Entry title: HIV-1 DIS(Mal) duplex Zn-soaked. Solved structure of RNA (HIV-1 DIS(MAL) genomic RNA), 46 nucleotides shown. Sample source: HIV-1 5' untranslated region. Ennifar et al. published it in Nucleic Acids Res. in 2003: "A crystallographic study of the binding of 13 metal ions to two related RNA duplexes".
[PDB]
RNA sequence: CUUGCUGAGGUGCACACAGCAAG
RNA sequence: CUUGCUGAGGUGCACACAGCAAG
Numbered sequence: 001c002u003u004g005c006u007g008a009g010g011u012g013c014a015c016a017c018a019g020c021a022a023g
Numbered sequence: 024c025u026u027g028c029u030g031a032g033g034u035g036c037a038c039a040c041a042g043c044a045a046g
Base pairs, nucleotide, nucleotide: 001046002045003044004043005042006041007040010038011037012036013035014034015033017030018029019028020027021026022025023024
């Protein structure tokens, strides 16, 4: 390197949830 | 409810990287 496992860790996305702002 | 804002938090995933497994 390839594939796989693990990664209360790195970068990113999406969602939910909480609170908030406007209507 | 619509749209958004905040959250080193929650859920899922992608990628990187580390350890290990196989090739």
The entry is indexed under HIV-1, RNA, Zinc.